Entry title: Crystal Structure of a Plectonemic RNA Supercoil.
An RNA structure, in which 24 nucleotides are resolved.
Stagno et al. published it in Nat Commun in 2012: "Crystal structure of a plectonemic RNA supercoil".
Crystals were grown from: 0.2M ammonium sulfate, 26% PEG 3350, pH 7.5, VAPOR DIFFUSION, SITTING DROP, temperature 293K.
C1' cells in the first nucleotide's frame, strides 16, 4: 500500500 | 448514540 477491524483526542 | 472535519494510537 490492497482487507476485516478496535481504542482514542480536538471539532461544525 | 448519530455526524463535519483535522489527529493519535493499535488488532488481525
Nucleotide at each position: 500500500g490492497g482487507c476485516u477491524c478496535c481504542u482514542u483526542g480536538g471539532c461544525a